[PDB]
An RNA: 16 nucleotides with solved positions. The 1996 paper behind the entry is "RNA hydration: a detailed look". Crystallisation conditions: pH 4.60, VAPOR DIFFUSION, HANGING DROP. Released in 1996, the model rests on X-ray diffraction data to a resolution of 1.46 A.
RNA sequence: CCCCGGGG
RNA sequence: CCCCGGGG
Numbered sequence: 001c002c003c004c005g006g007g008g
Numbered sequence: 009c010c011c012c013g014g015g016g
Base pairs, nucleotide, nucleotide: 001016002015003014004013005012006011007010008009
Other pairs, nucleotide, nucleotide, family: none
């Protein structure tokens, strides 16, 4: 930094 | 946008 899962 | 995981 990209992908994915969750929370604000 | 921020926070927590997993993958590359």

The depositors describe the entry as "RNA HYDRATION: A DETAILED LOOK".